[PDB]
An RNA structure (SRP Alu domain; SRP RNA) from Canis lupus familiaris, in which 107 nucleotides are resolved. The organism belongs to Canis lupus, within Eukaryota. It was solved by electron microscopy to 12 A. The entry is indexed under signal recognition particle, RNA binding, TRANSLATION. The work is reported in "Structure of the signal recognition particle interacting with the elongation-arrested ribosome" (Halic et al., Nature, 2004). Among the 6 different proteins in the entry, which are not shown, are SRP54M, SRP19 and SRP54NG. The PDB entry is titled "Structure of the signal recognition particle interacting with the elongation-arrested ribosome". The sample was in a buffer at pH 7.4.

RNA sequence: GGCCGGGCGCGGUGGCGCGCGCCUGUAGUCCCAGCUACUCGGGAGGCUC
RNA sequence: CCUGUGCAACAUAGCGAGACCCCGUCUCUUU
RNA sequence: AGGCUGGAGGAUCGCUUGAGUCCAGGA
Numbered sequence: 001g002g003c004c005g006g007g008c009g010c011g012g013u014g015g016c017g018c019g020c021g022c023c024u025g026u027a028g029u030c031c032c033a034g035c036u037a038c039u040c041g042g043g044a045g046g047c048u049c
Numbered sequence: 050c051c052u053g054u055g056c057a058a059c060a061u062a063g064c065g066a067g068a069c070c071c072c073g074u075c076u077c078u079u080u
Numbered sequence: 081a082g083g084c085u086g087g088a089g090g091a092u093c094g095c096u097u098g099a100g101u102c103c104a105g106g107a
Base pairs, nucleotide, nucleotide: 001048002047003046004045005024006023007022008021009020010019011018014038015035016034029044030043031042032041050106051105052104053103056100062096063095064094065093066092070087071086073084075082076081
């Protein structure tokens, strides 16, 4: 610097994060509500150049 | 016998092209 | 990070499983 899941439908917001339902993966994700015009919120782990 | 338009509130089947992703190998020194 | 191969954890397109579904019509 990249990655730690993908898909469809409905909902939310100017927008992002986000909520609900269903479907479906990997040896390989957790926590928090935040950002305030912005295709741009914050913390902790792990993997890899 | 011939013709005709569809195949749900997954619930074709097979093949090909290959819409996250996952495993293995190689390189990160190359007029 | 890039390249190659394989797959198969809800299929977009095309083609066809020895004439798929015998509902309608051929007074």